[PDB]
Context: bound to proteins that are not shown
RNA sequence: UUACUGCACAGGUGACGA
DNA sequence: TCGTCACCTGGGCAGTAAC
Numbered sequence: 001u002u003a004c005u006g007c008a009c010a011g012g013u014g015a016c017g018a
Numbered sequence: 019t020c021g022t023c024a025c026c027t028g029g030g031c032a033g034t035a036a037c
Base pairs, nucleotide, nucleotide: 002035003034004033005032006031007030009028010027011026012025013024014023015022016021017020
C1' cells in the first nucleotide's frame, strides 16, 4: 500500500498484587 | 515463580465511501 467498516483465525500480552 | 482480571496486535477477505 486511498480508506472506512466488519468479521474470522492465530499469536499471546498487559496491568495489579504478595 | 505465582494468582487474578483483562484484552491487544497481525494477516487476510469482503462490502462501501456520514447529505